The RNA (16S ribosomal RNA) from Escherichia coli has 32 modelled nucleotides. The reconstruction used 39,316 particles. The 2014 paper behind the entry is "EttA regulates translation by binding the ribosomal E site and restricting ribosome-tRNA dynamics". It comes from the structure "EttA binds to ribosome exit site and regulates translation by restricting ribosome and tRNA dynamics". Among the 5 different proteins in the entry, which are not shown, are Energy-dependent translational throttle A (EttA), 30S ribosomal protein S7 and 50S ribosomal protein L1. Released in 2014, the model rests on cryo-EM data to a resolution of 7.5 angstroms. It holds a match to the Rfam family "Bacterial small subunit ribosomal RNA". A reference for the family is Yusupov et al. (2001), "Crystal structure of the ribosome at 5.5 A resolution", Science. Its Rfam clan is "SSU clan". Rfam links the family to the GO terms ribosome and structural constituent of ribosome.
Formats: sequence, structure tokens, C1' cells
RNA sequence: ACAAUGGCGC
RNA sequence: AGUGCGUCGUAGUCCGG
RNA sequence: AAGUC
Repeated sequence: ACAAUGGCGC
Repeated sequence: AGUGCGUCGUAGUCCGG
Repeated sequence: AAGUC
């Protein structure tokens, strides 16, 4: 890290 | 980190690197 | 790639 209690972007 | 929108709708996927 | 905690 394996994620939407999130990822990407403005 | 958080938050406002917009996207993806559960996929080895815009996941993770 | 692995990996579904």
C1' cells in the first nucleotide's frame, strides 16, 4: 500500500 | 492532513506503486 | 509487479 472515512484534478 | 467542488462506483480499477 | 488489510 491494498483504497470512496478514498484516488486523481481545479 | 483538513475543506469546497467535479470525476471515477468497487474493478487489481484514474487503486498501489 | 506483488498486494483484496